[PDB]
Annotation: Released in 2023, the model rests on X-ray crystallography data to a resolution of 2.23 A. This is an experimental structure of RNA with a sequence from Streptococcus parasanguinis, with 54 nucleotides shown. Crystals were grown from: 2.0 M Ammonium Sulfate. The depositors describe the entry as "Crystal structure of NAD-II riboswitch (two strands) with NMN".
RNA sequence: GCGACACGGCUCUUUAAAAACAAAAGGAGA
RNA sequence: AGAGCGUUGCGUCCGAAAGUCGCC
Numbered sequence: 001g002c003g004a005c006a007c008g009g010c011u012c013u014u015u016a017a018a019a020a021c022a023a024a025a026g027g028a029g030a
Numbered sequence: 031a032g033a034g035c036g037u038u039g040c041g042u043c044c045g046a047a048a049g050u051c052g053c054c
Base pairs, nucleotide, nucleotide: 001053002052003051004050005049007036009035010034011033012032026044027043028042029040
């Protein structure tokens, strides 16, 4: 130097809107 | 094996960050 990487759910249907939502799921922090 | 939504029972902030695991 380049490669990766946790998550229930909602909504839309190639678009990026809309308004609500979990600790049985991640990082930092007694 | 699509996209948008980062809200959270932890008086906090993030989750395009951070921290960590790997390839040369």